[PDB]
RNA sequence: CCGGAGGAACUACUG
RNA sequence: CCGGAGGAACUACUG
RNA sequence: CCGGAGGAACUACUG
RNA sequence: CCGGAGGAAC
RNA sequence: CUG
RNA sequence: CCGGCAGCCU
RNA sequence: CCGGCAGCCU
RNA sequence: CCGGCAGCCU
RNA sequence: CCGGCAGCCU
Numbered sequence: 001c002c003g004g005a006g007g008a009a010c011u012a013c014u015g
Numbered sequence: 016c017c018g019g020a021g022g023a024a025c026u027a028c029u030g
Numbered sequence: 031c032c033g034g035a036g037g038a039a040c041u042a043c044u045g
Numbered sequence: 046c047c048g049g050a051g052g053a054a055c
Numbered sequence: 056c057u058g
Numbered sequence: 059c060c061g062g063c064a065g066c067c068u
Numbered sequence: 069c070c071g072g073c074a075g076c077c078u
Numbered sequence: 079c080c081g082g083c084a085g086c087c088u
Numbered sequence: 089c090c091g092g093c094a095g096c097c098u
C1' cells in the first nucleotide's frame, strides 16, 4: 500500500 | 510513476 | 487534484 | 477520505 | 500562494 | 453543517 | 487478525 | 538491472 | 505559463 475478518471507542474532534 | 527480466530471502515485526 | 500553449525532446540525478 | 445543504472568498 |  | 466509512485493538 | 504486493541485489 | 513516461522548464 | 476545481465557516 490494495483485499478482506472480528472486537473496543465514536459526547466531541480529524480525514 | 507504470511495465518487465534475473537472482537473494524464502521465518519476529514495519507501509 | 484536472485540463491547455511555450521550451527542450534524458548526460547525471530522480519518482 | 466518499456523498450531499447553505454561505464566504477567488 | 498551497494540491 | 448532515450521511457514510476511517481513527484504537487485533 | 488473515491474503497481496513490497521496507533486497543485479 | 532494462525500457516508456514524468520531474530536475514555463 | 494558462484556464476549471478544491482550500475558509456552520
Stems, first nucleotide, its partner, number of pairs: 001072007013065003016082007028075001032091005043085003046062004050098003056095003

Shown are 98 nucleotides from a PDB entry: RNA. Keywords: RNA square, RNA. The entry also models magnesium ions. Sample source: Chemically Synthesized. The PDB entry is titled "First Crystal Structure of a RNA Nanosquare". Primary citation: Dibrov et al., Proc.Natl.Acad.Sci.USA (2011), "Self-assembling RNA square". The structure was determined by X-ray crystallography at 2.18 angstroms resolution and released in 2011.